[PDB]
Context: bound to proteins that are not shown
RNA sequence: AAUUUCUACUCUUGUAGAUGGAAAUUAGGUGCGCUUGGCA
DNA sequence: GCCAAGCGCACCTAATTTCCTAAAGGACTG
DNA sequence: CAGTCCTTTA
Numbered sequence: 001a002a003u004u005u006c007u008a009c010u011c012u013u014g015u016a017g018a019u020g021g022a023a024a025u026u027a028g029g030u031g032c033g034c035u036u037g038g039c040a
Numbered sequence: 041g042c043c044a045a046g047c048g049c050a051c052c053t054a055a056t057t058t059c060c061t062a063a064a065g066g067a068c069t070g
Numbered sequence: 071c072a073g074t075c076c077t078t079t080a
Stems, first nucleotide, its partner, number of pairs: 005018005020060020061080010
Other pairs, nucleotide, nucleotide, family: 001009tHS001010tWS002010tWH002014tHS003007tWH003008tWH004019cWW
C1' cells in the first nucleotide's frame, strides 16, 4: 500500500474476492439539543 | 445515569420504481 | 420545401 468502485492485500509498476448503473422518491437509523414524565 | 412519548438539527443507510431504443413524429432551419 | 435533428413513441 496502487483499484471502474469496494474490501482484504504486496514473490508481481500489481494480487484475491466482490461489484446494476443512473435518475427519482420514500422510509428508517445514529448522534446532539430540548419538553413532560417514569425508574417499582 | 437509564427509559417512554414527542420536537428541532447534522449526516448515514437502504428499499423501490423507471430506462438500459431504433424509429416515428414534427418543429425548426437555409 | 425538404432536409436536419431534437422530441416522443410502441
An RNA with a sequence from Acidaminococcus, together with DNA: 80 nucleotides with solved positions.
The PDB entry is titled "Crystal structure of Acidaminococcus sp. Cpf1 in complex with crRNA and target DNA".
Primary citation: Yamano et al., Cell (2016), "Crystal Structure of Cpf1 in Complex with Guide RNA and Target DNA".
It was solved together with CRISPR-associated endonuclease Cpf1.
Lineage of the source: Bacteria > Bacillota > Negativicutes > Acidaminococcales > Acidaminococcaceae.
Crystals were grown from: PEG3350, sodium acetate, 1,6-hexanediol.
Ions in the entry include sodium.
The entry is indexed under nuclease, HYDROLASE-RNA-DNA complex.